[PDB]
RNA sequence: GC
RNA sequence: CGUCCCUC
RNA sequence: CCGGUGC
RNA sequence: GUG
RNA sequence: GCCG
RNA sequence: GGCUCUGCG
Repeated sequence: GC
Repeated sequence: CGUCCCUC
Repeated sequence: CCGGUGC
Repeated sequence: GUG
Repeated sequence: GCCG
Repeated sequence: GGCUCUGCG
RNA backbone atom coordinates (compact mmCIF):
# COMPACT_ATOMS: atom_id res chain seq x y z
P G A 1 -0.65 3.43 -3.80
O5' G A 1 -0.99 2.74 -2.35
C5' G A 1 -0.77 3.35 -1.08
C4' G A 1 -0.68 2.25 0.00
C3' G A 1 -1.92 1.37 0.00
O3' G A 1 -2.94 1.92 0.85
C1' G A 1 0.00 0.00 0.00
P C A 2 -4.49 1.56 0.59
O5' C A 2 -4.60 0.07 1.19
C5' C A 2 -4.51 -0.16 2.59
C4' C A 2 -4.57 -1.65 2.81
C3' C A 2 -5.85 -2.20 2.20
O3' C A 2 -6.99 -2.11 3.10
C1' C A 2 -4.02 -3.53 1.51
P C B 1 -12.70 -4.82 0.53
O5' C B 1 -13.22 -6.02 -0.42
C5' C B 1 -13.75 -7.22 0.13
C4' C B 1 -14.42 -7.94 -1.06
C3' C B 1 -15.38 -8.95 -0.59
O3' C B 1 -14.68 -10.17 -0.36
C1' C B 1 -16.42 -7.65 -2.22
P G B 2 -15.20 -11.17 0.77
O5' G B 2 -16.26 -12.05 0.01
C5' G B 2 -15.87 -12.80 -1.14
C4' G B 2 -17.12 -13.27 -1.89
C3' G B 2 -17.91 -14.23 -1.00
O3' G B 2 -18.43 -15.27 -1.82
C1' G B 2 -19.34 -12.55 -1.81
P U B 3 -18.43 -16.80 -1.30
O5' U B 3 -16.89 -17.19 -1.23
C5' U B 3 -16.11 -17.16 -2.42
C4' U B 3 -14.81 -17.97 -2.20
C3' U B 3 -14.09 -17.49 -0.93
O3' U B 3 -12.68 -17.53 -1.17
C1' U B 3 -14.57 -19.79 -0.79
P C B 4 -11.79 -16.25 -0.88
O5' C B 4 -12.54 -15.07 -1.75
C5' C B 4 -12.20 -14.72 -3.10
C4' C B 4 -13.13 -13.55 -3.46
C3' C B 4 -12.73 -12.86 -4.76
O3' C B 4 -13.15 -11.47 -4.67
C1' C B 4 -14.89 -13.76 -4.99
P C B 5 -12.15 -10.35 -4.09
O5' C B 5 -11.60 -9.66 -5.45
C5' C B 5 -10.65 -10.29 -6.31
C4' C B 5 -9.97 -9.23 -7.17
C3' C B 5 -11.00 -8.26 -7.75
O3' C B 5 -11.63 -8.78 -8.95
C1' C B 5 -9.29 -7.05 -6.79
P C B 6 -13.07 -8.22 -9.38
O5' C B 6 -12.73 -6.70 -9.87
C5' C B 6 -11.90 -6.51 -11.03
C4' C B 6 -11.68 -5.02 -11.34
C3' C B 6 -13.00 -4.34 -11.42
O3' C B 6 -13.62 -4.52 -12.73
C1' C B 6 -11.56 -3.06 -10.04
P U B 7 -15.17 -4.23 -12.89
O5' U B 7 -15.83 -5.22 -11.81
C5' U B 7 -15.84 -6.65 -12.05
C4' U B 7 -17.28 -7.23 -12.07
C3' U B 7 -18.08 -6.75 -10.85
O3' U B 7 -18.92 -7.79 -10.38
C1' U B 7 -19.23 -6.17 -12.81
P C B 8 -18.60 -8.46 -8.98
O5' C B 8 -18.97 -7.30 -7.95
C5' C B 8 -20.30 -7.01 -7.49
C4' C B 8 -20.14 -6.10 -6.25
C3' C B 8 -19.58 -4.72 -6.64
O3' C B 8 -18.64 -4.29 -5.62
C1' C B 8 -21.53 -4.43 -5.40
P C C 1 -19.86 -1.93 -10.33
O5' C C 1 -19.96 -0.39 -10.80
C5' C C 1 -19.62 0.13 -12.10
C4' C C 1 -19.76 1.67 -12.03
C3' C C 1 -21.12 2.03 -11.46
O3' C C 1 -22.15 1.99 -12.48
C1' C C 1 -19.49 3.27 -10.32
P C C 2 -23.62 1.54 -12.09
O5' C C 2 -24.07 2.72 -11.10
C5' C C 2 -24.80 2.53 -9.88
C4' C C 2 -24.49 3.75 -9.01
C3' C C 2 -25.44 3.86 -7.84
O3' C C 2 -26.70 4.40 -8.28
C1' C C 2 -23.24 4.19 -7.07
P G C 3 -28.05 4.05 -7.47
O5' G C 3 -27.86 4.89 -6.11
C5' G C 3 -27.97 6.31 -6.19
C4' G C 3 -27.50 6.93 -4.87
C3' G C 3 -28.34 6.45 -3.71
O3' G C 3 -29.51 7.25 -3.56
C1' G C 3 -26.07 6.20 -3.12
P G C 4 -30.81 6.63 -2.87
O5' G C 4 -30.39 6.49 -1.35
C5' G C 4 -30.28 7.67 -0.54
C4' G C 4 -29.76 7.31 0.85
C3' G C 4 -30.71 6.35 1.56
O3' G C 4 -31.76 7.05 2.26
C1' G C 4 -28.51 5.53 1.73
P U C 5 -33.23 6.40 2.32
O5' U C 5 -33.05 5.24 3.39
C5' U C 5 -32.67 5.53 4.76
C4' U C 5 -32.40 4.23 5.50
C3' U C 5 -33.56 3.26 5.33
O3' U C 5 -34.55 3.41 6.36
C1' U C 5 -31.53 2.15 4.76
P G C 6 -36.10 3.40 5.98
O5' G C 6 -36.42 1.86 5.78
C5' G C 6 -36.29 0.89 6.82
C4' G C 6 -36.15 -0.48 6.16
C3' G C 6 -37.27 -0.72 5.15
O3' G C 6 -38.46 -1.29 5.77
C1' G C 6 -35.16 -1.21 4.12
P C C 7 -39.92 -0.82 5.29
O5' C C 7 -40.28 -1.87 4.15
C5' C C 7 -41.29 -1.51 3.19
C4' C C 7 -41.64 -2.69 2.28
C3' C C 7 -40.42 -3.12 1.48
O3' C C 7 -40.21 -2.33 0.28
C1' C C 7 -41.51 -5.04 2.33
P G D 1 -29.86 -5.04 -6.31
O5' G D 1 -29.06 -6.29 -6.92
C5' G D 1 -29.62 -7.59 -7.03
C4' G D 1 -28.47 -8.62 -7.03
C3' G D 1 -27.42 -8.27 -8.07
O3' G D 1 -26.91 -9.50 -8.58
C1' G D 1 -26.41 -8.31 -5.89
P U D 2 -27.20 -9.94 -10.09
O5' U D 2 -28.64 -10.64 -10.01
C5' U D 2 -28.86 -12.05 -9.81
C4' U D 2 -30.39 -12.31 -9.83
C3' U D 2 -31.07 -11.38 -8.81
O3' U D 2 -32.18 -12.05 -8.22
C1' U D 2 -31.97 -10.88 -10.93
P G D 3 -32.01 -12.83 -6.84
O5' G D 3 -31.54 -11.68 -5.84
C5' G D 3 -32.41 -10.62 -5.42
C4' G D 3 -31.83 -10.00 -4.15
C3' G D 3 -31.64 -11.08 -3.13
O3' G D 3 -32.88 -11.34 -2.46
C1' G D 3 -29.72 -9.76 -3.18
P G E 1 -25.81 -12.35 7.77
O5' G E 1 -26.12 -10.99 6.94
C5' G E 1 -25.04 -10.34 6.27
C4' G E 1 -25.61 -9.56 5.08
C3' G E 1 -24.52 -8.80 4.44
O3' G E 1 -24.37 -7.57 5.17
C1' G E 1 -26.06 -9.66 2.82
P C E 2 -22.91 -6.99 5.50
O5' C E 2 -23.24 -5.73 6.40
C5' C E 2 -23.66 -5.86 7.77
C4' C E 2 -24.49 -4.64 8.22
C3' C E 2 -23.86 -3.36 7.75
O3' C E 2 -22.97 -2.82 8.71
C1' C E 2 -26.12 -3.33 7.14
P C E 3 -21.60 -2.15 8.23
O5' C E 3 -21.99 -0.59 8.03
C5' C E 3 -22.48 0.23 9.10
C4' C E 3 -23.06 1.51 8.50
C3' C E 3 -22.07 2.12 7.53
O3' C E 3 -21.05 2.92 8.14
C1' C E 3 -24.15 2.07 6.50
P G E 4 -19.60 3.02 7.46
O5' G E 4 -19.84 4.08 6.28
C5' G E 4 -20.21 5.41 6.63
C4' G E 4 -20.54 6.19 5.36
C3' G E 4 -19.43 5.98 4.35
O3' G E 4 -18.33 6.86 4.62
C1' G E 4 -21.50 5.67 3.28
P G F 1 -13.73 8.05 -0.60
O5' G F 1 -13.20 7.92 -2.11
C5' G F 1 -13.51 8.92 -3.08
C4' G F 1 -13.28 8.32 -4.47
C3' G F 1 -11.97 7.53 -4.53
O3' G F 1 -10.80 8.35 -4.77
C1' G F 1 -13.69 6.22 -5.42
P G F 2 -9.36 7.86 -4.23
O5' G F 2 -8.92 6.75 -5.31
C5' G F 2 -8.71 7.07 -6.67
C4' G F 2 -8.71 5.78 -7.50
C3' G F 2 -7.49 4.95 -7.19
O3' G F 2 -6.39 5.47 -7.91
C1' G F 2 -9.33 3.53 -7.32
P C F 3 -4.91 5.22 -7.37
O5' C F 3 -4.61 3.72 -7.87
C5' C F 3 -4.52 3.46 -9.30
C4' C F 3 -4.20 1.97 -9.55
C3' C F 3 -2.81 1.62 -9.00
O3' C F 3 -2.11 0.70 -9.88
C1' C F 3 -4.44 0.19 -8.05
P U F 4 -1.51 1.22 -11.28
O5' U F 4 -2.09 0.18 -12.34
C5' U F 4 -1.73 0.32 -13.71
C4' U F 4 -2.71 -0.46 -14.60
C3' U F 4 -2.83 -1.89 -14.12
O3' U F 4 -1.68 -2.66 -14.51
C1' U F 4 -4.96 -1.11 -14.72
P C F 5 -1.26 -3.97 -13.68
O5' C F 5 -2.52 -4.93 -13.87
C5' C F 5 -2.68 -5.71 -15.07
C4' C F 5 -4.00 -6.47 -14.98
C3' C F 5 -3.94 -7.50 -13.85
O3' C F 5 -3.26 -8.69 -14.27
C1' C F 5 -6.04 -6.39 -13.75
P U F 6 -2.13 -9.34 -13.33
O5' U F 6 -2.98 -10.20 -12.31
C5' U F 6 -3.75 -11.33 -12.72
C4' U F 6 -4.59 -11.81 -11.52
C3' U F 6 -3.78 -11.88 -10.23
O3' U F 6 -3.02 -13.09 -10.12
C1' U F 6 -5.82 -10.80 -9.76
P G F 7 -1.66 -13.09 -9.27
O5' G F 7 -2.19 -13.17 -7.77
C5' G F 7 -2.91 -14.31 -7.27
C4' G F 7 -3.40 -14.03 -5.86
C3' G F 7 -2.28 -13.52 -4.97
O3' G F 7 -1.50 -14.61 -4.47
C1' G F 7 -4.13 -12.13 -4.70
P C F 8 0.02 -14.35 -4.05
O5' C F 8 -0.13 -13.43 -2.74
C5' C F 8 -0.58 -14.02 -1.51
C4' C F 8 -0.89 -12.93 -0.48
C3' C F 8 0.39 -12.22 -0.09
O3' C F 8 1.09 -12.89 0.99
C1' C F 8 -1.20 -10.60 -0.68
P G F 9 2.69 -12.95 0.96
O5' G F 9 3.11 -11.50 1.58
C5' G F 9 2.86 -11.17 2.96
C4' G F 9 2.91 -9.63 3.17
C3' G F 9 4.28 -9.09 2.82
O3' G F 9 5.11 -9.10 3.97
C1' G F 9 2.65 -7.78 1.74
Molecule: Mirror-Image RNA Oligonucleotide Aptamer NOXE36